Shown are 22 nucleotides from a PDB entry: RNA with a sequence from Neurospora. Method: solution-state NMR. The entry became public in 2014. The entry is an ensemble of 21 models. Bouchard and Legault published it in Biochemistry in 2014: "Structural insights into substrate recognition by the neurospora varkud satellite ribozyme: importance of u-turns at the kissing-loop junction". The entry is indexed under Neurospora VS ribozyme, kissing-loop interaction, substrate recognition, U-turn, NMR structural studies, RNA. The PDB entry is titled "NMR structure of the I-V kissing-loop interaction of the Neurospora VS ribozyme". Lineage of the source: Eukaryota > Dikarya > Pezizomycotina > Sordariales > Sordariaceae.

RNA sequence: GAGCAGCAUCGUCGGCUGCUCA
Numbered sequence: 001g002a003g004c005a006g007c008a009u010c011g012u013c014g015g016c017u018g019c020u021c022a
Stems, first nucleotide, its partner, number of pairs: 001021006
Other pairs, nucleotide, nucleotide, family: 007014cWW009011tHS014015cHS
């Protein structure tokens, strides 16, 4: 220095939690 998943849904936007490598 970088990555992913989960929380609420007939539906949508957003702060929230944990792990790894070179």